[PDB]
Context: bound to proteins that are not shown
Molecule: sgRNA
Organism: uncultured archaeon
RNA sequence: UACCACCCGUGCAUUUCUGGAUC
RNA sequence: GAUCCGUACCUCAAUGUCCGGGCGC
RNA sequence: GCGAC
RNA sequence: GUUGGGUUUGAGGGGAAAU
Numbered sequence: 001u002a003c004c005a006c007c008c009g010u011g012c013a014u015u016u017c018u019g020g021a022u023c
Numbered sequence: 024g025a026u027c028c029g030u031a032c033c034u035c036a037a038u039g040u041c042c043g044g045g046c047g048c
Numbered sequence: 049g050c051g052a053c
Numbered sequence: 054g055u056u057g058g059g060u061u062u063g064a065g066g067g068g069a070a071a072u
Stems, first nucleotide, its partner, number of pairs: 003058003006045004011040004019028005032066004046051003052055002
C1' cells in the first nucleotide's frame, strides 16, 4: 500500500511443500 | 523469472465452530 | 440488544 | 472519513535421559 475489526477463555476440529539444483 | 528435484514429521499458532465469562453503550 | 467511533 | 490491529516462504524444533 492494501486488508481486518469489543476483550478473552473452554472444548472440538481443519489447514500450513515454507527446502534445493541449474540456467 | 524459467525448468526440474524434494512429499511434507513434532509443537505452537492461525482459522472455523462450541459453550462460557468480562467490558462499553 | 449490539460491538472500533 | 477517522482510529486500532496485524503483515515473514505464520513461527520454533538437539536428541536421549531425567527433573